Overview:
Solved structure of RNA, 16 nucleotides shown. Crystals were grown from: 0.1 M Bis-Tris pH 6.5, 0.2 M MgCl2 hexahydrate and 25% PEG 3350, VAPOR DIFFUSION, HANGING DROP, temperature 298K. It comes from the structure "Structural basis for the dsRNA specificity of the Lassa virus NP exonuclease". Method: X-ray crystallography, resolution 2.91 A. The entry became public in 2012. The 2012 paper behind the entry is "Structural Basis for the dsRNA Specificity of the Lassa Virus NP Exonuclease".
[PDB]
Context: bound to proteins that are not shown
C1' cells in the first nucleotide's frame, strides 16, 4: 500500500 | 468513523 468480505 | 478475516 492494493482487491474482495464481514462486524459494531 | 472504528473495528475483524482473507489475499497479492
Nucleotide at each position: 500500500g492494493g482487491a474482495g468480505g464481514g462486524a459494531g | 468513523c472504528u473495528c475483524c478475516c482473507u489475499c497479492c